[PDB]
Context: one part of a larger RNA, bound to proteins that are not shown
Molecule: 23S rRNA, nucleotides 1 to 553
Organism: Pyrobaculum calidifontis JCM 11548
RNA sequence: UAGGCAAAGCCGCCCGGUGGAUGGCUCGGCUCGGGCGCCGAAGAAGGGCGUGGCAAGCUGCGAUAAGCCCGGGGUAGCCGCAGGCAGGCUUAGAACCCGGGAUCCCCGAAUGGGGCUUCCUGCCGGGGCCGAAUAGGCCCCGGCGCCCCGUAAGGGGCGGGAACGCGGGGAAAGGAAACAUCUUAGUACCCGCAGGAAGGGAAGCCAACAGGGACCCCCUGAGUAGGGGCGACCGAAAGGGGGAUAGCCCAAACCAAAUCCUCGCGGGACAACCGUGGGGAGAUGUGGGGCUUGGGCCCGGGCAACCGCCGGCGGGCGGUAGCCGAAGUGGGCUGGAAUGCCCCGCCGUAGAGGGUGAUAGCCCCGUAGGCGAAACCGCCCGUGGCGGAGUCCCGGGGUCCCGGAGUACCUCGGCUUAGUUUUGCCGGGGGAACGCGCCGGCCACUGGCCGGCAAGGCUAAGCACGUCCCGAGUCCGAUAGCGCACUAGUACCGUGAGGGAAAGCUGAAAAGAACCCCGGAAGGGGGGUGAAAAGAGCCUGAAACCGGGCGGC
Numbered sequence: 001u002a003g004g005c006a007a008a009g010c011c012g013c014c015c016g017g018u019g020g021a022u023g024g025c026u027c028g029g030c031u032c033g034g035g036c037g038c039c040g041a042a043g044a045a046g047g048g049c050g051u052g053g054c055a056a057g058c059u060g061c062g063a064u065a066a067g068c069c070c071g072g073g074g075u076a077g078c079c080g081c082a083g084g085c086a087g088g089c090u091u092a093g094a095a096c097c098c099g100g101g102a103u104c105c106c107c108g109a110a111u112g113g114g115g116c117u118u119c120c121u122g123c124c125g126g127g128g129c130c131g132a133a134u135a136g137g138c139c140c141c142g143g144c145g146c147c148c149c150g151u152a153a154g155g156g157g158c159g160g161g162a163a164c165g166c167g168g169g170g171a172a173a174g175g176a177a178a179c180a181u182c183u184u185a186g187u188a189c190c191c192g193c194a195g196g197a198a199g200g201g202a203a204g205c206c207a208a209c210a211g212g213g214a215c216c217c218c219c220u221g222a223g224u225a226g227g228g229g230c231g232a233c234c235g236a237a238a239g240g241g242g243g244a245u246a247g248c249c250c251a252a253a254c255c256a257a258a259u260c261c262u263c264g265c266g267g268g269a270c271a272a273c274c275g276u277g278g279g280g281a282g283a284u285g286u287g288g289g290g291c292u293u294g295g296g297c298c299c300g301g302g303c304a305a306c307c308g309c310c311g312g313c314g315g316g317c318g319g320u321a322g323c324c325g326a327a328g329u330g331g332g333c334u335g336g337a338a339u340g341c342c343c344c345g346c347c348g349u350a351g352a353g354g355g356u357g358a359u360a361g362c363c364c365c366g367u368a369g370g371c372g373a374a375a376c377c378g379c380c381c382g383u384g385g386c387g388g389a390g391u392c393c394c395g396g397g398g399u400c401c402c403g404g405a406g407u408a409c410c411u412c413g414g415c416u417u418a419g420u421u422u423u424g425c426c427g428g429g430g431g432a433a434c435g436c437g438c439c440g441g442c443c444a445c446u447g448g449c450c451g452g453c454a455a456g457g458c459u460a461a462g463c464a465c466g467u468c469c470c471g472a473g474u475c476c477g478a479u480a481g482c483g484c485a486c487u488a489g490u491a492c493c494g495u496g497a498g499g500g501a502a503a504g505c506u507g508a509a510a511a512g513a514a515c516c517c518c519g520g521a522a523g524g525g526g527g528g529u530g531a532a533a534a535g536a537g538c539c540u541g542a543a544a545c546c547g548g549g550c551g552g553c
Base pairs, nucleotide, nucleotide: 009553010552011551012550013549014548015547016546017545023539024505025504028476029475030473031472032471033470034469035468036466037465038160039159046107047106048105049062050061051060053085054084057081058080068101069100070099071098072097073096077089078088079087112121113120114119122144123143124142125141126140127139128138129137130136145158146157147156148155149154164195165193166192167191168190169189174183175182179229205212206211216243217242218241219240220239226234227233247458248457249456250404254288255287258286259281260280261279262278263277264276265275266274267273294402295401296400297397298396299395300394301393302392303390305391306388307387308386309385310384312383313382314381315380316379317378318377319376320375322371323370324369328344329360330343331342332341333340345362346361347351353365354364355363409430410429411428412427413426414425415424437453438452439451440450441449492499493498512538515526516525517524518523
Other pairs, nucleotide, nucleotide, family: 018544tHS019543tHS020541tSS020542tHS021541tHS022540cWW026477tHS026478tWH028481tSS029481tSS040109tWS041111cWH041158tWH043109tHS043110tWS044110tHH044159tWS045108tHS047118tSS050065tSS052055cHS052058tWH052066cSS052080cWH055056cHS055081tWH056082tWW059066cWH067102cWW071374cSS072321tWS074095tHS075093tHS075094tWH076090tWS076091tHH076093tHS077094tWS099375tSS131133tHS131135tHS150152tHS150153tHS152262tWS161162cHS161195tWH163196cWW163465cSS164464cSS165198tSS170186tWS170188tHS171187tWH172185tHH173184tWS176231cSS181231tWW182232tWS186187cHS186415tHS195197cSS196464tWS198463tWW199216cWS200215cSS201214cSS201460tHS202246tWS202247tHS202459tWH203213tHS204438tWS204452cSS205451tHS207210tWS207450cWS208441tWS209449cWS214461tWW215462tWW216463tWS221238tHS222237tHH223224cHS223235tWS224236tWH225235tHS228231tHS228232tHS236418cHS243462cWS244461cSS244462cSS245460tWS246459tWS246460tHS251291tWH252290tHS252402cSS253289tHS253295tWS257282tSS257285tHS259286cSS268272tHS269310tHS271310cSS272385tSS287389tWS292403cWS296398tHS311383cWS321372tHS325350tWS325368tHS326347cSS326350tWS326366cWH327361tWS327362cHS334338tWH335337tHS335358tWS336357tSS337357tSS349368cSS350367cWS352366tHS356360tWH373374cHS373375cHS398399cWS398400cHS403435tWS405433tHH406407cHS406431tWS407432tWH407455cSS408431tHS416423cWW417419tHS419420cWS420422tWS432454cWW433454cWW433455cWW466467cHS466468tHS476480cSS477485tWS478485tWS478504tHS480485tWH483488tSS484488tSS488502tHH489490cHS489500tWS490501tWH491500tHS494496tHS506510tWH506534cSS507509tHS507511tHS507532cWS508531tHH509530tWS510533tWW511529cSS511534tWW512535tSS512536tWS513527cWS513536tHH514527tHS519521tHS519522tHS528535tWW529533tWH530532tHS530534tHS
């Protein structure tokens, strides 16, 4: 001089605490495909309240209240999620599943009337009770909405449903690199109205002198024609290929009550219908006839007539529970435990997939494949019952009658459309003709030619959607995937319209930690269980962070 030698503090590793990442798992999600498709005054959906022996939530149910009855399936267990304590139910057949019934509080279209509290209250009729009473009062049960149809008896509409469908009303933001026409967009959204689909649908069509032949939807025509501060941008149709296929009626001509409905009685598969009687509708026309291959009207010939109403009986198939279905639990090894390894067998129309103490064709469920219904529902087939004015088919004759009005069309304003001197419609004003007529052929008119018959109604199939059911997956794997894998549209937030989380995992088996000591207790130590504490604060258990130890300063 440095070491023994050290404060507070720094760095690194290990252990512990905290935390809950990672990994594995998945009864959840998402996407796509297929199916199926309406419920309600017979009181729905939705909501409130209640309901369990111990029961708060969810789920179920409704004072008969996690349930009652009948039948079928299912045989020995059962009392939801939900592994506790009790007590029961059930072999006189439960639980469970499927079909059919019963019960079904208050509010709710809510419908006697109210409703500032999901509760209150009136009248009438019937019933009960208090009461001496037959008074009076109280209570229970039923009827009592609006607008309609119908002679009346009686009947109808109302509200809901995830999306899809039909009619109407109807923006802006943004784009055009400003912005007004324009676009966005006939969109968002609002109002009304339907169905399991809706709407459309049977040529006053399209075409071009050649021919198609109702409609919707798909592929194409085609980002073509066309519209457009001819800018941004918008945008057909015919035709072609497909899915699927289907055609009819009302009015009128002519006839003129031959008609329909309802009820009683007899007949008639529980029907339609027949016979009869009463009531209603009906000459301001019920009904017959008629429907482009026009019809009415007249004459003749012919049945393969034509058209319609009922849904009984027999048969079959399908749906709503289920049943049957091959082949190792063989030897050895590891292991707590094998489905793993070694060796040996076997089935296969079945090696899709899942479970089981680790990885299973042969352990179990299932799979290939086959079978099945007391009851309810659906589809198909055969057969049966009945009604009409010949309405059906063919030929001739017609030249007479019928053939859809504030419509076609003009004009003005406006919305819209590719529709442009030319789309559709609404509103104001004007406003035809009649089959010897009327309408269309991308400006109007004229002639020719071609095509048709508006202004009345219906129509299966083939197409949209997803609350729901089934299947699939180069989809996600708990900060992901739906907001929700879980007592999530929950707890909760807002006066309200509305808004809305976090949160999965013991173990093969509770074997869920006896017993001893300490503590006021949470608990700690010892000692147990298990392959492992994996210890109910439960798989794995990262980092940040904090404590302790160790190394260096």